[PDB]
RNA sequence: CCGUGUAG
DNA sequence: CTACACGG
Repeated sequence: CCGUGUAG
C1' cells in the first nucleotide's frame, strides 16, 4: 500500500 | 463512514 475476516 | 488484526 492492497485485500480478507469480524464488528460500531 | 469507522475500528482491529493479519495475509498478500

An RNA structure, together with DNA, in which 16 nucleotides are resolved. Primary citation: Cabrero et al., Chemistry (2021), "Structural Effects of Incorporation of 2 -Deoxy-2 2 -difluorodeoxycytidine (Gemcitabine) in A- and B-form Duplexes". The entry is an ensemble of 10 models. The depositors describe the entry as "Solution structure of DNA:RNA hybrid containing a 2'-deoxy-2'2'-difluorodeoxycytidine (gemcitabine) modification".